16S rRNA, nucleotides 48 to 964 from Psychrobacter urativorans: 901 nucleotides with solved positions. The entry has 49 different proteins, among them Small ribosomal subunit protein bS6, Small ribosomal subunit protein uS8 and Small ribosomal subunit protein bS20. Released in 2025, the model rests on cryo-EM data to a resolution of 3.2 angstrom. Helena-Bueno et al. published it in Nat Commun in 2025: "Structurally heterogeneous ribosomes cooperate in protein synthesis in bacterial cells". An Rfam search finds the family "Bacterial small subunit ribosomal RNA" in it. Its Rfam clan is "SSU clan". Rfam 15.1 lists 42,628 matches to the family in 10,626 species. A reference for the family is Yusupov et al. (2001), "Crystal structure of the ribosome at 5.5 A resolution", Science. Its family is annotated with ribosome and structural constituent of ribosome in the Gene Ontology. It comes from the structure "Cryo-EM structure of P. urativorans 70S ribosome with 2 copies of bS20".

Context: one part of a larger RNA, bound to proteins that are not shown
C1' cells in the first nucleotide's frame, strides 16, 4: 500500500408519428423435479409435502480405589474317583464380572420448527440472584445408633410384578460437640456442620 | 508416622442458567375502543432472586390513532440470491438464541428439567393376555409404510479432535471422523496430437454439372494425462506403559506430583495421497436452436389440415415459422422444459414518476391532532458534526499473503459489521 | 449501529430579552343581482261577468286532434289568481363553492382603498370531524297563471312507446326538515417570493 | 383631459415550460410548506360489511375471470 470497479435494450395500440401505459423476451439464481443423454475425479449438498403410524437394530454408560457377596469365566490351592495322565469340589486365595445397594453422567452431545406477534430475537444496558465439575484460600474432618436392598422362608400372578415374617454392609439415613467463615439477632447473644478409600 | 482422592463451612474468581430496562420488529381499519387483580399503596405469605408471583383491605387507576384489542401468517439472528447504489425477496447448509419431544396437565430428583431415549394422572391409537390385567412413543443414526415432482446405507471406528465414568487398566459414545448411493451445485480433466488431395466414396443443394460435407476422412507417422494392470508408498501420531535423572515432599533415598531424556504399544479410512512403469488410440458426445427480439438456411412432405408459439404471430399447392434430412449457431458431461424469487419495471418512483386533454385536484369552506415556519442580541447544547473507549462473536462477502499439481476448498493478517 | 464521557454552536429543538417587514385590531369613506323578514309597483298570460261582431279560429313543411252557430276568433269596459322581473345588461358586479337582477324599508357578513395610532410571529396548510352545498327528489301544511315529467288522442313511419302537434297531472312557487349528489369545471387544491412589454375594462387613490 | 400607483377583472405575446396542443405576473415557467389523488381497459365506483336516509340511495370499497391492448395530442 491494498479492501474505494459500477448502471444497454428490444417486440407488440396506428394509413403512418410522438407520448402515455400495460403484456412478453434477453441476465443471474436454487436444498430445485421432469425429458434426451451419460466416461472420470476433487471439495460441498441430499424429505422444501404427513409434528402422519412407526417392524427391526443401534444411540448412556461407568465405578470392586464406598459396601456387602459370588451367579457365570479363567485361574491357584490341596480333595487329588486319580480315569497314572485322566481329572473333579471345596474354599472369593487371586484376575475379574451378573445381579442388588451407594456416588457421577443422564439437563451435554444429537433432533425437528409444531406452537410463539412478544416469558421470542437482535441492539445497548442494569441488579435482587443461585451456579455441579474448575483456579486460588481458610476452618475443619470427633464421637454413636436403629434401620435395610441383595440375600434366607414361605405366599399371590399367565405376565408386567407384587405381598408377608426376619436379617447384613456400607462415602445410604438420624441424633449429639465443635463453629475461620456463613446464617438470624431486640446485636444482649442464639442455634447449623462431615466419610471415609486407597500407596507405602 | 506420612502424601493422596473424597467430604462438611465458606470468601474471592472462572463457567452457566434465573430476572429487568430502552430501543427496532410482517399484513388488516371493510377490526376503535380494550383491561376489574385490572394500574398503584399497605399488612402478610411465595421465590436462589426484582415481581399482583400470591393474598385481606384501600384509592380508581392502568393501555389505544405513535395502531390498543381482535384476526390471518410465521421460530428471531449472522447470513442467501438478486441489484451500480438505495433497495426486494429470502432465514436449507454452517454457527448464536429460542421453543417443542404422540396429545393436557401435575411435580420428584437434582447445582441446574417440569426432563427426547425419567416418573404421576388422563387421553386417542398399536400390541401381549390364561379376559382380572400389562407394554408402547425414531421431530436421535439407519430403515418400512405412506403423501408427493423429490431427497440416501437398516455401512466401519473409537484411529484422530471432543464428552461421560475410573487412580489407573480400560469401557461407551449414530457426536465425531470416515466409507456406499444420487450430474443434485462448483471446480478441474478426458473423450487424442501431427502430416494429409485429381479434393476418394456416399448424403445434400445445383443452372446437371459444379458447390458442400471437408483436412473432415482413408493413408501416414507420433502420445498414453484419465480409466485398467503390476509395484512402490507419505501423512493424519499426539510417543502410552515400561527404564533412568532432577527438583518439591515427607521421618524417610519410601509413595505421589512436575520436569528432562531412552524407548518403540497403538490408523476406520486402506488394497490410501503421491510416485514409477505394463499395452495400445486403443474404454468414452450429446443437447437445444436456425422469421425478428438472437447467433444459425435450403430442400422434400403437408395445404388455416397435421402441428408450433415467450411476444408480434405461421399453416388456405414454391413455408427461412408444421413434420423428416442435408447444412450451420450455442453450449458441451451435460442440454432444455417447468416452478420460484430479483432485473430489467424511473411500472410504487427516497436516491429515482406524475395529477388541464392520456389515471389521478376532495364541490367549497372551517378548523382538531400533526408537518412547517419572519429579523435581532444572548443563554442550552437535546438533534447536527468531530476525536476517545467498549461493542459490533466466528465464519461469510471484500483486500493483501500462505497450502493444497491448478481449481473449487483450506487458510493468517487487516478492512467492513454505515 | 448502539451506549458512554470530551468538544463545536451555522442550522433544526427547548428557552430569555428585543424589532417590524408576515398576519392582525381603531378611526374616515367608498362599490355591490352578498345574505335573511316584510311590503308594495308596471306591462303580460290565463280563467270568470258584460258590450260591439260573424264564419271562422290555432296549427303544421301539408295537415288532424282542439276550440266555433250553445256566438269562438278579433275588440273593449270591469274584476280574480299565481309566477318572473324587458330595456338598463357588458369575456360587468357580489360571493369560500353551490349561487346571486323591478322597487322601498328593518337587520346583516365579507372586500377595496387614506394617512396616522396600536399588538409584536398571534402564521400557512391541513389526517379525522363539523359547516354550507345547483337541478332533481323525498316529507307535512298551503298555493297553483305560464310551462311541463307520467298520461291522453293527432301526425309522418314499414313500426314511432320519440322529434312536430292538440291537451295535460307531480313538480317547478311559499313555510319547516330530509337528501349531499352534477360536465359542483379554470376539466387546473390552498398559501407564498421571483420573471420583458402591450392595449382593455369594474372599485378606490394620487399628481399635472 | 392626459401620466402614476393598488386588489380585482379579460384579449393578445418573450424568456422558460409542454407529447403537441398550448400555459404565459389570474403560469400549466423558477423555488418553498402542507394536504389529496394516479399505477392497462373491462369487470366497476360493482358485490360483500360497516355507517347515514322516511325512501330515492350516498359514502367508504374487493375479488374471481378476460383482452393484448384501451388511450391522449397531432399529421
Nucleotide at each position: 500500500a491494498a479492501a474505494c470497479u459500477g448502471a444497454a435494450g428490444a417486440g407488440u395500440u396506428u394509413g403512418a408519428u410522438c407520448a402515455u401505459g400495460g403484456c412478453u423476451c434477453a441476465g443471474a439464481u436454487u436444498g430445485a423435479a421432469c425429458g434426451c443423454u451419460g466416461g472420470c475425479g476433487g471439495c460441498a449438498g441430499g424429505c422444501u409435502u404427513a409434528a402422519c403410524a412407526c417392524a427391526u437394530g443401534c444411540a448412556a454408560g461407568u465405578c470392586g480405589a464406598g459396601c456387602g457377596g459370588u451367579a457365570a469365566c479363567a485361574g491357584g490351592a490341596g480333595a487329588a474317583g486319580c480315569u497314572u495322565g485322566c481329572u473333579u469340589c471345596u474354599u472369593g486365595c487371586u484376575g475379574a464380572c451378573g445381579a442388588g445397594c451407594g456416588g457421577c453422567g443422564g439437563a451435554c452431545g444429537g433432533g425437528u420448527g409444531a406452537g410463539u406477534a412478544a416469558u421470542a430475537c437482535u441492539u445497548a444496558g442494569g441488579a435482587a440472584u443461585c451456579u455441579a465439575c474448575c483456579u486460588a484460600g481458610u476452618a475443619g474432618u470427633g464421637g454413636g445408633g436403629g434401620a435395610u436392598a441383595g440375600c434366607u422362608c414361605g405366599g399371590g400372578g399367565a405376565a408386567a410384578c407384587u405381598c408377608g415374617a426376619a436379617u447384613u454392609a456400607a462415602u445410604a439415613c438420624c441424633g449429639c460437640a465443635u463453629a475461620c467463615g456463613a446464617c438470624c439477632u431486640a446485636c444482649g447473644g442464639g442455634a447449623g456442620a462431615a466419610a471415609g478409600g486407597g500407596g507405602g | 508416622c506420612u502424601c493422596u482422592c473424597g467430604c462438611u463451612a465458606u470468601u474471592a474468581g472462572a463457567u452457566g442458567a434465573g430476572c429487568c430496562u430502552a430501543a427496532g420488529u410482517c399484513g388488516g381499519a371493510u377490526u376503535a375502543g380494550c383491561u376489574a387483580g385490572a394500574u398503584g399503596g399497605u399488612g402478610g405469605g411465595g421465590u436462589a432472586a426484582a415481581g399482583g408471583c400470591c393474598u385481606a383491605c384501600c384509592a380508581u387507576g392502568g393501555c389505544g390513532a405513535c395502531g390498543a384489542u381482535c384476526u390471518g401468517u410465521a421460530g428471531c439472528u449472522g447470513g442467501u440470491c438478486u441489484g451500480a447504489g438505495a433497495g426486494g425477496a429470502u432465514g436449507a447448509u454452517c454457527a448464536g438464541c429460542c421453543a417443542c419431544a404422540c396429545c393436557g396437565g401435575g411435580a420428584c430428583u437434582g447445582a441446574g428439567a417440569c426432563a427426547c431415549g425419567g416418573c404421576c394422572c388422563g387421553g386417542a391409537c398399536u400390541c401381549c393376555u390364561a379376559c382380572g390385567g400389562g407394554a408402547g412413543g425414531c421431530a436421535g443414526c439407519a430403515g418400512u409404510g405412506g403423501g408427493g415432482a423429490a431427497u440416501a446405507u437398516u455401512g466401519g471406528a473409537c484411529a484422530a479432535u471432543g464428552g461421560g465414568g475410573g487412580c489407573a487398566a480400560c469401557c461407551c459414545u449414530g457426536a465425531u471422523c470416515c466409507a456406499g448411493c444420487c450430474a443434485u451445485g462448483c471446480c478441474g480433466c478426458g473423450u487424442g496430437u501431427g502430416u494429409g488431395a485429381a479434393g476418394a466414396a456416399g448424403g445434400c443443394c445445383u443452372u446437371u454439372u459444379g458447390g458442400u460435407u471437408g483436412u473432415a476422412a482413408a493413408g501416414c507417422a507420433c502420445u498414453u494425462u484419465a480409466a485398467g494392470c503390476a509395484g512402490u508408498g507419505a501423512a493424519g501420531a499426539a510417543g502410552a506403559c515400561u527404564c533412568c535423572g532432577u527438583g518439591g515432599u515427607u521421618a524417610a533415598u519410601a509413595c505421589c506430583c512436575a520436569c528432562g531424556g531412552a524407548c518403540g504399544a497403538u490408523g476406520a479410512c486402506a488394497u490410501u495421497a503421491g510416485c514409477u512403469g505394463c499395452a495400445g488410440a486403443a474404454u468414452a458426445a450429446g443437447c437445444a436452436c436456425c422469421g425478428g427480439c438472437u447467433a444459425a438456411c435450403u430442400c422434400u412432405g403437408u395445404g388455416c389440415c397435421a402441428g408450433c408459439a415467450g411476444c408480434c404471430g405461421c399453416g388456405g399447392u414454391a413455408a427461412u415459422a408444421c413434420a423428416g434430412a442435408g447444412g450451420g449457431u450455442g453450449c458441451a458431461a451435460g442440454c432444455g422444459u417447468u416452478a420460484a424469487u430479483c432485473g430489467g419495471a424511473a411500472u410504487u418512483a427516497c436516491u429515482g414518476g406524475g395529477c388541464g386533454u392520456a389515471a389521478a385536484g376532495g364541490g367549497a369552506g372551517c378548523g382538531u391532532a400533526g408537518g412547517u415556519g419572519g429579523c435581532u442580541c444572548g443563554a442550552u447544547a437535546a438533534g447536527u458534526c468531530a476525536g476517545a473507549u467498549g461493542u459490533g462473536a466466528a465464519a461469510u462477502c471484500c483486500c493483501c499473503g500462505g497450502g493444497c499439481u491448478u481449481a473449487a476448498c483450506c487458510u493468517g493478517g487487516g478492512a467492513a459489521c454505515u | 449501529g448502539c451506549a458512554u464521557c470530551u468538544g463545536a454552536u451555522a442550522c433544526u429543538g427547548u428557552u430569555g430579552a428585543g424589532c417590524u417587514a408576515g398576519a392582525g385590531u381603531a378611526u374616515g369613506u367608498g362599490a355591490g343581482a352578498g345574505g335573511a323578514a316584510g311590503g308594495u309597483a308596471g306591462a303580460a298570460u290565463u280563467c270568470c261577468a258584460g258590450g260591439u261582431g260573424u264564419a271562422g279560429c290555432g296549427g303544421u313543411g301539408a295537415a288532424a286532434u282542439g276550440c266555433g252557430u250553445a256566438g269562438a276568433g278579433a275588440u273593449c269596459u270591469g274584476g280574480a289568481g299565481g309566477a318572473a322581473u324587458a330595456c338598463c345588461g357588458a369575456u360587468g358586479g357580489c360571493g369560500a363553492a353551490g349561487g346571486c337582477a323591478g322597487c322601498c324599508u328593518u337587520c346583516u357578513g365579507g372586500c377595496a382603498u387614506a394617512a396616522u395610532a396600536c399588538u409584536g410571529a398571534c402564521a400557512c396548510u391541513g389526517a379525522g370531524g363539523c359547516u354550507c352545498g345547483a337541478a332533481a327528489g323525498c316529507g307535512u301544511g298551503g298555493g297553483u297563471a305560464g310551462c311541463a315529467a307520467a298520461c291522453a288522442g293527432g301526425a309522418u313511419u314499414a313500426g314511432a312507446u320519440a322529434c312536430c302537434c292538440u291537451g295535460g297531472u307531480a313538480g317547478u312557487c311559499c313555510a319547516c326538515g330530509c337528501c349531499g349528489u352534477a360536465a359542483a369545471c379554470g376539466a387546473u387544491g390552498u398559501c407564498u417570493a421571483c420573471u420583458a412589454g402591450u392595449c382593455g375594462u369594474u372599485g378606490g387613490g394620487u399628481c399635472c | 383631459g392626459g401620466a402614476c400607483u393598488u386588489a380585482g377583472u379579460g384579449a393578445c405575446g418573450c424568456a422558460g415550460c409542454u407529447a403537441a396542443c398550448g400555459c404565459a405576473a389570474u403560469a400549466a415557467g423558477u423555488a418553498g410548506a402542507c394536504c389529496g389523488c394516479c399505477u392497462g381497459g373491462g369487470g366497476a365506483g360493482u358485490a360483500c360489511g360497516g355507517c347515514c336516509g322516511c325512501a330515492a340511495g350516498g359514502u367508504u370499497a374487493a375479488a374471481a375471470c378476460u383482452c393484448a391492448a384501451a388511450u391522449g395530442a397531432a399529421u